[PDB]
RNA sequence: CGGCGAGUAGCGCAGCUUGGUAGCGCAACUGGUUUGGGACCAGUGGGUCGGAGGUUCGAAUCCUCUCUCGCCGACCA
Numbered sequence: 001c002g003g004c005g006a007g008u009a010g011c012g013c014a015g016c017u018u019g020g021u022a023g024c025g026c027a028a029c030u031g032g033u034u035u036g037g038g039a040c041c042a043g044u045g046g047g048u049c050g051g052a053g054g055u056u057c058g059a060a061u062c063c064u065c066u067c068u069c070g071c072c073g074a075c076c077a
Base pairs, nucleotide, nucleotide: 001073002072003071004070005069006068007067010026011025012024013023020057028044029043030042031041032040050066051065052064053063054062
C1' cells in the first nucleotide's frame, strides 16, 4: 500500500451476527476470620462500548469516515 479484523470496567475476555436493558474473571473497596499478613468467607462499587457522522422512534450492535493495533501479500521479467 489493499483486505480482513480487532478496539467493551484497572487488566484479560464475552455480547454485535439477528437493533431497545452490556456481562465474565481477576483486581479494587467494606466487613469478618488471625497476634498480624496471605489465603479463605461474606458483602459492594465501578463502564456506558476508540473517535466522528449518518440511518432509525431508538445504535455497543446497522452503514460510512478517519484513529490505533494486529494478520495476509505488495508478484513475473

Released in 2022, the model rests on electron microscopy data to a resolution of 2.9 angstrom. An RNA structure (tRNA Pro) from Escherichia coli K-12, in which 77 nucleotides are resolved. The reconstruction used 55,457 particles. Taxonomically the source falls in Escherichia coli (Bacteria, Gammaproteobacteria, Enterobacterales, Escherichia). An Rfam search finds the family "tRNA" in it. It is annotated as a transfer RNA. The PDB entry is titled "Post translocation, non-rotated 70S ribosome with EF-G dissociated (Structure VII)".